Keywords: RNA structure, 5-proximal region, Coronavirus, Cryo-EM, VIRUS.
The RNA (RoBat-CoV-SL5) with a sequence from Rousettus bat coronavirus GCCDC1 has 118 modelled nucleotides.
Entry title: Conserved Structures and Dynamics in 5-Proximal Regions of Betacoronavirus RNA Genomes.
RNA sequence: AAGCUUUUGUGUCUUCAGCUUCCCUCUUCUCCUCGUGGGGUUCCGUUCCCGCGGUAGUGAGCCUGGUGUGGUUCCGCCCGCGCCAGUGAUGGAGGGUGCUUUAGGCACUAACAAGCUU
Numbered sequence: 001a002a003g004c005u006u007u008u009g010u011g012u013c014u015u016c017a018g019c020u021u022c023c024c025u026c027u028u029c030u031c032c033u034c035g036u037g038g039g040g041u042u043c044c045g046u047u048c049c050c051g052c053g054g055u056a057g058u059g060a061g062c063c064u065g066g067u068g069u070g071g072u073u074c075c076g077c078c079c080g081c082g083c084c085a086g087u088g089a090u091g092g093a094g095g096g097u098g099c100u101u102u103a104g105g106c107a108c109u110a111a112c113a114a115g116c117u118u
Base pairs, nucleotide, nucleotide: 001118002117003116004115005114006113008111013104017100022096024094025093026092029061030060034054035052038050039048066083068081069080071078
Other pairs, nucleotide, nucleotide, family: 007112cWW009108cWW010107cWW012105cWW014103cWW016101cWW031059cWW033056tHS034053cWW042045cWW063086cWW065084cWW067082cWW070079cWW072078cWW
C1' cells in the first nucleotide's frame, strides 16, 4: 500500500403479542311448563332447592299504535277491559385493512473505529 470481517443506519418480505376506526356474514327480550344429570325423610306416589339445553300446547308478561264500548262528558282531550296489526337494544364471534412492538433472512449506500490476511 491492498483486500476481508465487525460496530453505528435506511428501504422490504415473513411471523407473534397488545391497542382503534371502517366494511361483510351469522346470531340476539323475559317468565312459566315439559325432559335430562347430581339430593334427602318417605316410594303404589307427591313436593321443594341448585346447575344446562330445547322452546311443543299457533303461549304468557312488558312497551307502542288503531277500532268498538264504558266513566269524568263532548267541533273525541285523558284514564280501563276485550279484539286485531308491529317493534324490541347495550354484552357478540369469525374473516380484512392501518399503526406500534418482539423474534429472522436477503440487498444497496455514506462515514468512523478495531481486528485479521498479504

Background: The organism belongs to Betacoronavirus cororeum, within Viruses.